[PDB]
Context: bound to proteins that are not shown
RNA sequence: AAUUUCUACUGUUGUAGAUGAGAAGUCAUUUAAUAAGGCC
DNA sequence: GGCCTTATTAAATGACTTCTCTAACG
DNA sequence: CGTTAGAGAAGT
Repeated sequence: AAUUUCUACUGUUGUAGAUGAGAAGUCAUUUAAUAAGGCC
């Protein structure tokens, strides 16, 4: 530590495997702050 | 040692369901 | 250009 791009790499201006893109929308979850509360 | 509950606000990542994937007419 | 043209089916 090279990649359409991703991961693992290298002795290899690269190797193995994977790889549905673009547009649009929505949801889910984390974290911090805050208010009111609950089992040690 | 702080464990969880109901909210709201903000930042974030992640992942789901839609449409298209055309040449030719007017 | 900018529209237009208008099969066939599964399954909560």

An RNA with a sequence from Francisella tularensis subsp. novicida U112, together with DNA: 78 nucleotides with solved positions. Protein in the same entry: CRISPR-associated endonuclease Cpf1. The structure was determined by X-ray diffraction at 3 A resolution and released in 2017. Stella et al. published it in Nature in 2017: "Structure of the Cpf1 endonuclease R-loop complex after target DNA cleavage". Entry title: Structure of the Cpf1 endonuclease R-loop complex after DNA cleavage.